[PDB]
Context: bound to proteins that are not shown
RNA sequence: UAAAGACCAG
DNA sequence: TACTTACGCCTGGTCATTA
DNA sequence: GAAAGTA
Repeated sequence: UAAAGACCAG
């Protein structure tokens, strides 16, 4: 730099 | 007569892990 | 999971 995921804002 | 198929809110933010 | 359009 690029994924897939979790958590979270209104 | 039953089988096959497309889809799903907007935008934004931080952290963890990885054949 | 629901609802609508082909072999």

The RNA, together with DNA, has 36 modelled nucleotides. The PDB entry is titled "Complete RNA polymerase II elongation complex VI". Primary citation: Sydow et al., Mol.Cell (2009), "Structural basis of transcription: mismatch-specific fidelity mechanisms and paused RNA polymerase II with frayed RNA". The structure was determined by X-ray diffraction at 3.4 angstroms resolution and released in 2009. Among the 12 different proteins in the entry, which are not shown, are DNA-directed RNA polymerase II subunit RPB9, DNA-directed RNA polymerase II subunit RPB3 and DNA-directed RNA polymerase II subunit RPB11. The entry also models zinc and magnesium ions.